[PDB]
């Protein structure tokens, strides 16, 4: 440079129940980041 993967990948607003410890919430939604061959 091309290209493959990739039609991908990771993280998030906020919210509830409660012994208020803790656990737990959503039908969806925003961003981020380059990856690996050649």
């Nucleotide at each position: 440079g091309c290209g493959c993967a990739g039609g991908a990948c990771u993280c998030g607003g906020c919210u509830u129940c409660u012994u208020c410890g803790g656990a737990a919430g959503g039908g969806a939604c925003g961003a981020g980041g380059g990856g690996c061959g050649c």